[PDB]
The depositors describe the entry as "STRUCTURAL BASIS FOR RECOGNITION OF THE RNA MAJOR GROOVE IN THE TAU EXON 10 SPLICING REGULATORY ELEMENT BY AMINOGLYCOSIDE ANTIBIOTICS". The RNA (TAU EXON 10 SRE RNA) has 25 modelled nucleotides. The work is reported in "Structural basis for recognition of the RNA major groove in the tau exon 10 splicing regulatory element by aminoglycoside antibiotics" (Varani et al., Nucleic Acids Res., 2000). The entry is indexed under RNA, tau, frontotemporal dementia FTDP-17, intronic mutations, aminoglycoside, RNA major groove recognition. On the sample the depositors note: This sequence occurs naturally in humans. Released in 2000, the model rests on solution-state NMR data.

RNA sequence: GGCAGUGUGAGUACCUUCACACGUC
Ligand code: NMY
Repeated sequence: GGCAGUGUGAGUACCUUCACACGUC
C1' cells in the first nucleotide's frame, strides 16, 4: 500500500450514503 473495524455530524441508519481522524507497508 491492498484491507476491515470504529468515533461522529447529517441521516437517524443498522438490509444505504458522504466527509473527517486512526491502524498496516
Ligand atoms: C457501511 O459503510 C459498510 N462499509 C457497508 O459494508 C455496509 O453495507 C453498510 O455501510 C453498513 C464510513 N465512514 C463507515 C462505513 O461503515 C459506512 C460508510 N458509508 C461510511 C463501516 C464502519 C462501521 C461498520 O461498517 C458498520 C459507523 C458505525 C460503527 C463503525 O463501523 C462508524 O464505523 C463510522 N451496514 O466500519 O456505527 O458507521 O456500519 O466506516 N466510521 N459501528